Context: one part of a larger RNA
RNA sequence: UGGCCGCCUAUGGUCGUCAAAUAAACUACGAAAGUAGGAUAAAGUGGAAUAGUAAGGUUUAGCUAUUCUGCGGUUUCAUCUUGUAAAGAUGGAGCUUGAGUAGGCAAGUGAGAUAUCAAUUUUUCUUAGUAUGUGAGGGUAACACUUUAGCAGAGGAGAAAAGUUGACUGGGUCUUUGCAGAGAUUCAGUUGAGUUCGGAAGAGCAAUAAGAAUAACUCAUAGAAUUCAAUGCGAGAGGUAGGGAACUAAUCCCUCCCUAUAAUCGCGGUAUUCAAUAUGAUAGUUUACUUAACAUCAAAUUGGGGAAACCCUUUAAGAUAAGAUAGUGUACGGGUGGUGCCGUUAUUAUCCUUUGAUAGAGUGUACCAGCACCUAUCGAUGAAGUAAACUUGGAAUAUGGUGGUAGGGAUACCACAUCGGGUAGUUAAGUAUUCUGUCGUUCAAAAGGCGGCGGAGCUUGUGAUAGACCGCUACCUGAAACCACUGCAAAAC
RNA sequence: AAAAUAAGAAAAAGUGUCUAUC
RNA sequence: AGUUUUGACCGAAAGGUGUCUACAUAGUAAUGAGUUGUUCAUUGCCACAAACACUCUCAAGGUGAAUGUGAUUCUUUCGAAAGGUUUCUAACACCGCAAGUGUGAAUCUGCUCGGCAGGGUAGAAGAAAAUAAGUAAGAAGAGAGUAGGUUAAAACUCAAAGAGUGGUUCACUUAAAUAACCGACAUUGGUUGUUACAUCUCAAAAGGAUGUGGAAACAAAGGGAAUAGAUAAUCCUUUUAAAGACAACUACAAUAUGGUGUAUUCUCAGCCU
Numbered sequence: 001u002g003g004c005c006g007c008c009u010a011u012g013g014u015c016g017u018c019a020a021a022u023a024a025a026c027u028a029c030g031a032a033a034g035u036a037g038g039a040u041a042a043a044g045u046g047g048a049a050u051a052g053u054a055a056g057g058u059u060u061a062g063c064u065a066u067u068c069u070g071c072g073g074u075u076u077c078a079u080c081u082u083g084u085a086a087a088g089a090u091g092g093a094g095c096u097u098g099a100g101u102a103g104g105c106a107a108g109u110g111a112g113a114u115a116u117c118a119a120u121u122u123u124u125c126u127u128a129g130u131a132u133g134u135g136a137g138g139g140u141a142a143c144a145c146u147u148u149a150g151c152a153g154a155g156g157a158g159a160a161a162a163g164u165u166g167a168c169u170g171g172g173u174c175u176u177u178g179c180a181g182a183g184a185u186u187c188a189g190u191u192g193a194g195u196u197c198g199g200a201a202g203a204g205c206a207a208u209a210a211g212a213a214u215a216a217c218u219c220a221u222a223g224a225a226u227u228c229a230a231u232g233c234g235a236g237a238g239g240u241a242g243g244g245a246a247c248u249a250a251u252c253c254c255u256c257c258c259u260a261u262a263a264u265c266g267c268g269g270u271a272u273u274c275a276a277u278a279u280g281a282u283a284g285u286u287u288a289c290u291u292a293a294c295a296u297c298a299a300a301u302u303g304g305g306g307a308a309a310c311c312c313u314u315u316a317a318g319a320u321a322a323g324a325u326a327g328u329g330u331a332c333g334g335g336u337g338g339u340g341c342c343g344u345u346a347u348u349a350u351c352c353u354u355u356g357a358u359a360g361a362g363u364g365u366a367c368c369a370g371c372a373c374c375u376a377u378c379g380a381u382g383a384a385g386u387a388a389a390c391u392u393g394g395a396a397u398a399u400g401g402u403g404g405u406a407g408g409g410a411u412a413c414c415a416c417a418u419c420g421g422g423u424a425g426u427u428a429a430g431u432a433u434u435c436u437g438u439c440g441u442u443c444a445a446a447a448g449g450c451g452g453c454g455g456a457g458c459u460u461g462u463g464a465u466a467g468a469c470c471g472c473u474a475c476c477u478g479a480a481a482c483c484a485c486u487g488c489a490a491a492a493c
Numbered sequence: 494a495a496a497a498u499a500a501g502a503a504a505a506a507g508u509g510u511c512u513a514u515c
Numbered sequence: 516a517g518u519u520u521u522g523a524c525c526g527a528a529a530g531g532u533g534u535c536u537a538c539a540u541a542g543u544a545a546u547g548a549g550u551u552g553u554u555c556a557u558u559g560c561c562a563c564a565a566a567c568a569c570u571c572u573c574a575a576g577g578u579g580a581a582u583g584u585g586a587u588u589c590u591u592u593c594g595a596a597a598g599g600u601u602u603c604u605a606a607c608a609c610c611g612c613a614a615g616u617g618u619g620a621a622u623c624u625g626c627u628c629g630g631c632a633g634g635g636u637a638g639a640a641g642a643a644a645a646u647a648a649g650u651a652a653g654a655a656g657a658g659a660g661u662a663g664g665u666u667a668a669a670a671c672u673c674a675a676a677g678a679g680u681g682g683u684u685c686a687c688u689u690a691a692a693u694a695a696c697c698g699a700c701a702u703u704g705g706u707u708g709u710u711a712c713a714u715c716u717c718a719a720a721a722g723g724a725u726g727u728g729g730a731a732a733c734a735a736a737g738g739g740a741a742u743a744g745a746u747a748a749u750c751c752u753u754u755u756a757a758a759g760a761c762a763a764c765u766a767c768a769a770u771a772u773g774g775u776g777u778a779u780u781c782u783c784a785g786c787c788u
Stems, first nucleotide, its partner, number of pairs: 002015004006105006026037004044071010058492001072096010108221005113214002116210001117166011132152003139145002167190009177489005194205004223274004228269001232267004239261006276399004283391002286388005295320003300315001303312003323351006331344003352382001354380007362373004401416005418479008428460004434456009463515007470507001501573002516672010530703006538552001542560007561585004567579004588657005600644005606618004622639007676688002681697003704765006711727006728782004734753002737750001773787003
Other pairs, nucleotide, nucleotide, family: 001016cWW002019tSS006275tSS008400tSS021042cWH022041tWH023040tWH023094cSS024039tWH024075tWS025038tHS030033tHS031544tWS033559tWS041074cSS042073cSS042095tWS054490tWS060490cWH102401tSS107392tHS108224tSS115211tHS129153tWS130154tWH131153tHS135149tHS136148tWH138146cWW158317tSS186237tSS198201tHS215391cSS216284tWS227270cWW231268cWS236262tWS236263tHS280393tWS280394tHS281393tHS282392cWW285389cWW293321tWH298317tHS299316tHS301314cWW302313cWW322352tWS329344tWH330345cWW353381cWW353383tSS361373cWW425505tWS426471cWW427461cWW443447tHS444637tWS446625tWS462508tWS473505cSS476499cSS517675cSS526660tWS527536tWH528696tWS529781tWS530783tHS537658cWS538541cWS539553cWS540550cWW541553cHS552658tWS565581tHS566580tHS571575tWS588659tHS593652cWW594649tWS594651tHS595650tWH596648tHH597647tHS598646tWW599645cWW605619tHS659698cSS672673cHS673675cSS677690tWS678686cWW678691cHS681730tSS687691cWS703784tWS710758cWH717721tWS726756tHS727756tSS728778cWH733754tHS736751cWW738749cWW740746tWH741743cHS772788cWW776784tHS777783tHH778782tWH
């Protein structure tokens, strides 16, 4: 240098290109038990029996360890079929787990929050002070006829702003154990919106159910998501089937218990995909303003014309910020006795929004050019313009573990690889006596003697002495590692 | 529940930096 | 109340007394040889102790290993030694004092205190006595907790009865005849006397005579209903000398068979040959 521990970097561990160890296997010896050597594989989920931890005596729960066992996975041996096979069946044995620390990586997945659509109730506004009702006085009449001022005042239709209904109740199971909640998943019951047959009264189905999006909203999850006729184990609602225990002189049903089937979940396995930071192209929602300004529609309402439902014009509660009105019905879903075309998407024609190119007329900008406005022809576009915040991140370049360093930065340098607390030391050479540490030897014990390796002191050298700070060497010890959807928690004389 | 109870000999290890007094 | 199974604790059905009643060819496994108790040889493995080699700076340790050691019960008889404990380390003669010689177990060493003689303390060696001890070792003999009983926990209800034997049964089954058992070692001699008990005798008392092992039978005497009598059957006791003991003195073996002890039947100790 290369492989593995999810991806990127630093450090660490393990292996050597079919690229982790270890046991059985295998070789030699032995009658047996065993002894000496020794190469290699793997995926997990359910039960049973003891021990330990459990204030003070005794009696319990939950956890922490050691053994045994079902199914599955993996390796090896023997006996039979294939050898033109490296596959299949049957019977035994062994194993059932190893890869740290630090800084980053989530358009994934889960929960929460927020639109629209249909039906229905109340209030307000417009048509309108309209229609209609009541009615002093006056005029005319000669014995009645017209109706004013004033007062009261809708229905229907159209439009807008706020509400309500699109479900409710009970049982079982799951989320580590014991009690309260929440969530998920099944089973049963009730109400009657809608629909069908009827003039009505009533009768039947006793239809459960309108509903999308979120990289640019919020909170969680470091490893996660998707897929699987050939992927394992366990739990488990309702119905059905097969047995058992009790009760009776005797039998059957209901109730009780067990097994099989398994709607829906919890851990694992195969295959595929994503996965470090900054600068910066490309590609995109939300919020606010221009702004309902200019325009286009609208139940109705004025003023005129004409053939006695046609045209022009005034006003209006209100709507529209990008779609609208008619066909062909391609594609995807519903409905009916059948069609028509009911919904979404696609496509053709017309209108409307936003723009480019080519011609013509007029006006304005002091004048001339230029530009704007109007009309015509051929294309494009689905609203347009401005401001703020935010998401995505091609190529290239520079970076890419944590901490520390000067008055302030860049470059650069130093220490560490899970993290602390103490003990003894830290400049050489020489040395007549004495003292002392450690080891050996001698002495019955005590007191001592004899040797090896050092220290104190003294002399010489390092100019010397004292205090503070940093650094280095050799040893003695201590601590840490974990499954919640929210809260609480052993209990008996 | 917190401390003490261990850190033998011999080898190994900057006569460093700063201040003060001689 | 009784029976069966399992566990635990105790026990001798052929005399008394005393002491006892574990293993199975030997550490463990295999092969071979030999027996009158369990012995010998070879190989593998386990436990304990180790000459020596290697490793480790000293000390403290680590690895391998020649070679040794390693199952046990009872009775009778015989019978030591070491160590430790208490006391002792003088006196007399020759010589002026030393230390030399003789008798005697009494002679030396380390440390400490005085000028010397000597004093104190700790040992070696030696002498006397009591313990250790009826201990260790040696020799001879045996190869022995049996038949059964009591109690606790579950289950269950009559051969859970009879006969026979000196006695018991895991032996036999309507009635008598087969095969097992009642353990090992030592001791229990003679003469005289005492105490207790049985039978006979004695009118009561006072006395006299003969005797004493164990297991059974014939037989005898009591206890229970129907209170006062009685007991076919059933139960207890007697028969079965409950001293073959105790004290003093004294003696002894090389063993079988047979005879006594010994009776209604069976049997041990002892004695005689």
Overview
Primary citation: Kretsch et al., Nature (2025), "Naturally ornate RNA-only complexes revealed by cryo-EM". GOLLD RNA nanocage, nucleotides 4 to 560; GOLLD RNA nanocage, nucleotides 561 to 833: 788 nucleotides with solved positions. The reconstruction used 20,375 particles. The structure was determined by cryo-electron microscopy at 3 A resolution and released in 2025. It holds a match to the Rfam family "Giant, ornate, lake- and Lactobacillales-derived (GOLLD) RNA". The literature on the family includes a 2009 paper in Nature by Weinberg et al., "Exceptional structured noncoding RNAs revealed by bacterial metagenome analysis". The entry is indexed under GOLLD, nanocage, ncRNA, RNA.